[PDB]
RNA sequence: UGAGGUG
RNA sequence: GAGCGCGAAAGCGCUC
RNA sequence: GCACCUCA
Numbered sequence: 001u002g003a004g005g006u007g
Numbered sequence: 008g009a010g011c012g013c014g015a016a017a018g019c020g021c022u023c
Numbered sequence: 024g025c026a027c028c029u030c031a
Base pairs, nucleotide, nucleotide: 002030003029004028005027006026007025008023009022010021011020012019013018
Other pairs, nucleotide, nucleotide, family: 014016tHS014017tHS
């Protein structure tokens, strides 16, 4: 310690 | 989950 | 916020 999602 | 809002209710929307 | 799915 990324991004797009679902619950 | 919390706060706000909608709905008679069931249920829904917005924000974090 | 937490849990999970995808990609590299």